Solved structure of RNA (25S ribosomal RNA) from Saccharomyces cerevisiae, 53 nucleotides shown. It comes from the structure "Structure of ribosome-bound cricket paralysis virus IRES RNA". The work is reported in "Structure of the ribosome-bound cricket paralysis virus IRES RNA" (Schuler et al., Nat.Struct.Mol.Biol., 2006).
Context: bound to proteins that are not shown
RNA sequence: GGGAUGCGUAGGAUAGGUGGGAGCGCAAGCGCCGGUGAAAUACCACCCUUCCC
Numbered sequence: 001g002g003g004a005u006g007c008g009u010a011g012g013a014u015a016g017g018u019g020g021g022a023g024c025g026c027a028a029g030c031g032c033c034g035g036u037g038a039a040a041u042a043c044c045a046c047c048c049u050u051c052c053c
Base pairs, nucleotide, nucleotide: 001053002052003051004050006048013041016047017046018045019044020043023030024029
Other pairs, nucleotide, nucleotide, family: 005049cWW008038tHH009039cWW010015tWH010036cSS011035cSS011040tWS015037tWS021042tHS022031tWS023042tSS025027tHS025028tHS035041tWH036040tWH037039tHS
C1' cells in the first nucleotide's frame, strides 16, 4: 500500500477517531432534521487498533 477489523450504559444499533458535510440516489434506501449520548452516524477524506497479502 490493498482487503478485513474496533460490542459499558443510552441510542431501533458492535459510536476506534477527527475534518468537510446537507445532502448521495431515477428510486428504494441512506443522511440531515427529530432523538440518545461524553461523543453522531449519509457522503468525501485524513489519523489509528488488530488480522490477512